Description: ScYLV RNA pseudoknot: 28 nucleotides with solved positions. It comes from the structure "Solution Structure of the ScYLV P1-P2 Frameshifting Pseudoknot, 20 Lowest Energy Structures". The entry is an ensemble of 20 models. The 2005 paper behind the entry is "A loop 2 cytidine-stem 1 minor groove interaction as a positive determinant for pseudoknot-stimulated -1 ribosomal frameshifting".
[PDB]
RNA sequence: AGUGGCGCCGACCACUUAAAAACACCGG
Numbered sequence: 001a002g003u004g005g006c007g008c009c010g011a012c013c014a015c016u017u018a019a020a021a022a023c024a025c026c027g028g
Base pairs, nucleotide, nucleotide: 001016002015003014004013005012008028009027010026
Other pairs, nucleotide, nucleotide, family: 002018tWS003019cHS004021cWS006010tWH006026cWH011012cHS012025cWS013022tWS013024cWS014020tWS
């Protein structure tokens, strides 16, 4: 970056051009 999401972001997880699985861990 992107989906869904974690809890807000990212890049954080899973997964990667579609899409589910997680009343999910990370830092601040």